[PDB]
Context: one part of a larger RNA, bound to proteins that are not shown
RNA sequence: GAAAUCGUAGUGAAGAUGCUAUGUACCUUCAGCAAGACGGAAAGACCCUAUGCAGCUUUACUGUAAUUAGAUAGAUCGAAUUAUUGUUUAUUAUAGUCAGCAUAUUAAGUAAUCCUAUUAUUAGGUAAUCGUUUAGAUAUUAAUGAGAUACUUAUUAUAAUAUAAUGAUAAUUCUAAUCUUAU
RNA sequence: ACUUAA
RNA sequence: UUCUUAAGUAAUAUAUAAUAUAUA
RNA sequence: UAUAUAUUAUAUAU
RNA sequence: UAUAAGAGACAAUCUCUAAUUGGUAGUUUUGAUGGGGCGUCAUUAUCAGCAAAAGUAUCUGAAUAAGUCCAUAAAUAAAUAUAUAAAAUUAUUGAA
RNA sequence: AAAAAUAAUAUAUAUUAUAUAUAUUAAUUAUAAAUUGAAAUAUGUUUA
RNA sequence: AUUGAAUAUAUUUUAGUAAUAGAUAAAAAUAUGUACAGUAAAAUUGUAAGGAAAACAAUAAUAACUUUCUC
RNA sequence: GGAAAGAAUUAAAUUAAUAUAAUGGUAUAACUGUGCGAUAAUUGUAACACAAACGAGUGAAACAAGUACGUAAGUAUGGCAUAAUGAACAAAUAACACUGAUUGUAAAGGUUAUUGAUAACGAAUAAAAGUUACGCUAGGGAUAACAGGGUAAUAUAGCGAAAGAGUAGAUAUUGUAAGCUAUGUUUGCCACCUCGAUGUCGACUCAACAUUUCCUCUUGGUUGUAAAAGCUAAGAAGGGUUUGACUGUUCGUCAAUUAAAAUGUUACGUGAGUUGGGUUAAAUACGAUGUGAAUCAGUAUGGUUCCUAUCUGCUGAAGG
Numbered sequence: 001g002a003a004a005u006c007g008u009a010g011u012g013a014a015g016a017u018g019c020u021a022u023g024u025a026c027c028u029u030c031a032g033c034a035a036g037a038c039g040g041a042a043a044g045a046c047c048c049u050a051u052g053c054a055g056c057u058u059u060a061c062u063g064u065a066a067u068u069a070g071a072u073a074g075a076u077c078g079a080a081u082u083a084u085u086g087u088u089u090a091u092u093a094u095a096g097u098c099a100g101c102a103u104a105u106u107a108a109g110u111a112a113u114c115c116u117a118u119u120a121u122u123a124g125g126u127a128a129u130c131g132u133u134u135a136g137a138u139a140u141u142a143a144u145g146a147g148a149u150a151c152u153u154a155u156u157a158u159a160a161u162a163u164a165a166u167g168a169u170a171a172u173u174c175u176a177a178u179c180u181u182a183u
Numbered sequence: 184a185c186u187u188a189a
Numbered sequence: 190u191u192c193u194u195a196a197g198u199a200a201u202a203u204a205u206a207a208u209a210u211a212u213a
Numbered sequence: 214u215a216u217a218u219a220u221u222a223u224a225u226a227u
Numbered sequence: 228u229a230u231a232a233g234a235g236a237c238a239a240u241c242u243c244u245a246a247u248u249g250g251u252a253g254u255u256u257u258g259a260u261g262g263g264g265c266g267u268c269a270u271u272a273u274c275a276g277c278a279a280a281a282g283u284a285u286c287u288g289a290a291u292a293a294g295u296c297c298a299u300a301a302a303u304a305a306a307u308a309u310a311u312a313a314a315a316u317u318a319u320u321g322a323a
Numbered sequence: 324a325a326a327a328a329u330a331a332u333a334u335a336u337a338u339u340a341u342a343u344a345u346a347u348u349a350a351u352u353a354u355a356a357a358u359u360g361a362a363a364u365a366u367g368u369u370u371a
Numbered sequence: 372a373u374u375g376a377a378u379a380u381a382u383u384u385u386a387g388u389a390a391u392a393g394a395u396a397a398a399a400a401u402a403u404g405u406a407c408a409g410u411a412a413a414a415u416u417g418u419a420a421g422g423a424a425a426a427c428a429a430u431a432a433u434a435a436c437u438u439u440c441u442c
Numbered sequence: 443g444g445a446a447a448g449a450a451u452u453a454a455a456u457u458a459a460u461a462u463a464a465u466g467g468u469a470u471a472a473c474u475g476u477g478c479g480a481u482a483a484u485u486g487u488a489a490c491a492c493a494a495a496c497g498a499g500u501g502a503a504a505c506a507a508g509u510a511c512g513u514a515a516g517u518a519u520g521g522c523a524u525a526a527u528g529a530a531c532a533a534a535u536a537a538c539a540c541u542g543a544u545u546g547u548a549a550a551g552g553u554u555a556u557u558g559a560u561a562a563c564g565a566a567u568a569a570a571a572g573u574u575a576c577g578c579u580a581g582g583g584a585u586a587a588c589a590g591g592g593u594a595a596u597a598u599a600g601c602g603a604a605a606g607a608g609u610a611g612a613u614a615u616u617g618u619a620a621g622c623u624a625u626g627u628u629u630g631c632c633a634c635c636u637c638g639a640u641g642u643c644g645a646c647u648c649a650a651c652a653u654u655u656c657c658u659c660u661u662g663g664u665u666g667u668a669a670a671a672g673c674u675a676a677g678a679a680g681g682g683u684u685u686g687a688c689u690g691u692u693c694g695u696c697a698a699u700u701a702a703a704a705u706g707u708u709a710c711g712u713g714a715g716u717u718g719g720g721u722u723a724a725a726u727a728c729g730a731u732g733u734g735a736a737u738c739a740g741u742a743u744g745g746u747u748c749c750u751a752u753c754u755g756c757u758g759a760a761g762g
Base pairs, nucleotide, nucleotide: 003017006023007022008021009020010019026762027761028760029759030758031757032756033755036753037752039749040748048581049580050579052578053577054574055573056572057571060254061253062252063251064250067246068245070243071242074241075240076239078174079173080172081171082170083169084168085167086166087165088164090163091162107155180232181231182230184198186195188193200227201226203224204223206221207220208219211216212215257269258268259267266286270293271292272291273289274288294563295461296521297520302354303353310319311318312317330348331347332346333345334344335343336342360385361384362383363382366379368376404478405477406476407475409473411457414430415429416428417427418426431452432451433450436448437447438446439445440444441443459468460467462526464524465523466522484507485506486505487504490501491500492499496564509518510517511516533557534556535555536554537553540551541550590634591632592631593630595629597625598624599623600622601621607615644717645716648711650707651706652705653704656682657681658680659677660676661675662674663673664672684698685697686696687695688694725743727741728740729738730737731736
C1' cells in the first nucleotide's frame, strides 16, 4: 500500500490483527469510551554527521573604511628674518708640559741656513738629493735626544681661537600660492 | 555717459 | 528695442611725471 | 634732509 | 570679478609610504573516539597478544624504546755515519 | 790468499719473471729550548 | 824532560730526570676498515687498615700426541 | 717405566660483553687485546630476489675505476641485526657544459650535487580560534535521552555451610568473610529496535496484575511459648491495606490515625482522557567560568499544546 482487520503464550529487525501453537467467535449496525493500530498532523525536538549555512565574539588568519604619520629627498605651492645650531678653511696659539735629550714635547711632511741695518718677476730640470767645500756686524739650530726644531717652504692635526660658507633646526613675519566667509 | 561700427 | 567692439572724451580710482604753498 | 596735500600732467582700470 | 573679514605657505586636495583596526569584511576552526565532549592520541623500532611459515586487531599489556651516536687521530727519528784519505762497496790503530 | 745461510742496507745489472751479482752487518726508547748540576777531552801551576 | 794530583780557560757532552717494554687482553681512553691473538661474568676460601659494598690471589678434566732428560 | 715442556682436547660458558630499547645472534666469536691504518663512512652501470597498492623500503651476485690492510686466501661500498625520518613545489649554493627565442654574448632554464619542514609525521595555503538556549539546511537514527531488547556486575530475594552472638546452648532468635543459585524491578553495561515512542520524570482519573503475606484465617517452633503481648516459619492473594503539614516532587520527615497502613508488574501502569508544578526553547537576572560572544548538573520570575475515532478493544443497545 491492499485488507476477508479477534485473545493469550511463543516468535521474529528484539512489544504481531496478518508467523507458530492454541482458544474464542452467528451476521449488520447505533450511542458511548479512548488501551492499541509504535493512531493523524511535522522528512527534526536534543543528539551526532556533513572538510553544510548563518548570526555573533575575540590578543584566530588575512584584508580594509575611518583615523594617524612622512614624501624643498613628490605635486597645486613663494618668501624674509630670526635664533640657535651641523659643518670646510686662513690663524698663532701651543693646550691631553716625562728633560726617558739636556733647552723643549712636538704630528708631520717640503726641506741650508731664518732672522742687523743697504731699490719684483731673470737665467736652475715634463714631472728630479749630495762639497763639488757661496756675502756686511746679533741671534737660536748639528752634542746628547727614542723620538728635540728656532731651515724654510710651506701641511697641520688636536684642546684650544673666531673668525667666513652652508645647510639644517626652530620662532616670528610677509604674501596677487592656496584658502573660509559675507555683501 | 557718448560717436561711429557691428 | 536690444547687445557687442572700437574710438574720443568724460567720469572714478590707483598711483607715476612733477610742481604748488611751504613748513619738520 | 622730510612733508600735509593740491595740482596740470602720466600710468592705467572701468 | 571687486570689496571686507578670517586662515596662511601652515593647512587642504592628488600620489606614494608607513601606523593602526572586530570599526568592519572574507574566511578556517583536524580526526580518531564502543554515542559526543573533556582526557588521550597521529611517525619509527621490540616482545606478547599472534593459535610451532608469513601476516594478524582493539581507547590491548608494555618497568617499552626512537626522532641518534661514533671520524681526521699519538706527530717526528730511525742506514753510510767521527777524525783523515779515498770512492772496487772502503781504508788509517788495537789484538795477533 | 778470500767467500759461502737468512734478512737488511749499499751498489749495480737481467726479464713484456719484484730477479739475481758483489759488498757490510748501522741503528733499535730518540728529536729544540737548561746562569747554576755532572762529566770528557785539549792547553795553563806543584810533586817523581 | 817526565806521570799523577790539584786547578784555571776554551770547547763541548751530558742532566729538561715522566710511566706502556707487553702483539698487552674485561680499569678509562675512538664505535668505520684490515690482520693477528685471547677469553668473559657470577659466585666461594681468603687477605693492613677492609666493613654488604675498594683491590688482589686461587677456584673443571688430562686420554691421547710430540719433544727433552732419565732409570 | 718417571719427569718436564708443549701442543692443546673435552667439558662449561653467549648469565659477562655488544655504541643505545627489546628480541634475535654471538666464544667458529659479532665480544675483547693488539699492529697497521684512518682507507670501502669511494665512483659509474646494478641482475635478481625480499617486501610491496603506489610512493617508498630491505638483501645483493656481478661489471667497471681507484684506496686500504693482509705472506697469502683474501676482506672492506660504514657499525652483529633490527629504530635513528620527510614527497613534490619554492629558493639557495655549487657542479655541469645541455639549451641559449634574429645572431653573438648574457638572462634564465635544464642535468648532477647539497640545503633548511611540512611530528594531525603521504606534507590541503605562504598565511585562519571560538560561540549560538535566535539559529538554519542535508541527513542518521550509521551508533544516547526516554521506552523495549540483550546482559545480570549492580540491585532484589533465596539456599548450603556455620565462625560469632544469644544468661547456660552455633541452627528459640541471631548469621560476618567466602560458597552456590534465582530474579530481570534498579545503577549500570550493549546500540539491537523507531530513533516523526511526548504519552515528556510528578499529580489527578482509573485501575489491572503478581505474591516475594502488611493486616485478616489456619498451623509448627519459640531454656529464648505462663498469660498477654510478641519473635520466627508454613499454608494462604478471599477481602482489605489512610488523611493531613512541608516539599514539583517519586522519597522522606512529621502529626493523627487504622487490623494493617505490604512489595512490586503493567512503555519507571495511566492524556488521541486531565493537569503542567518540576526538567523544559525564545525574555530575564544572580553566583561561578571565559579576553568576549556566550556558558553552567548552579539558583530564580515568566512562559502554547492539538486531534469530529476508521480498525481493534471495551460499555451499553438494537436489527438480521